[PDB]
């Protein structure tokens, strides 16, 4: 990098190619 995702909230971040 495509797409698919969850949370009041953070430089959160899965799983799939």
């Nucleotide at each position: 990098c495509u797409g698919u995702g969850g949370u009041a909230a953070u430089u959160c971040u899965a799983g799939a190619g």

Overview:
Keywords: TRANSLATION, MAMMALIAN 80S RIBOSOME, ELONGATION CYCLE, TRNA SELECTION, EUKARYOTIC TERNARY COMPLEX. Solved structure of RNA (18S RRNA - H8) from Oryctolagus cuniculus, 17 nucleotides shown. The reconstruction used 79,705 particles. The work is reported in "Regulation of the Mammalian Elongation Cycle by Subunit Rolling: A Eukaryotic-Specific Ribosome Rearrangement" (Budkevich et al., Cell(Cambridge,Mass.), 2014). Entry title: Regulation of the mammalian elongation cycle by 40S subunit rolling: a eukaryotic-specific ribosome rearrangement. NCBI's taxonomy places the organism under Eukaryota, Metazoa, Tetrapoda, Lagomorpha, Oryctolagus. It was solved together with ELONGATION FACTOR 1A and 40S RIBOSOMAL PROTEIN US12.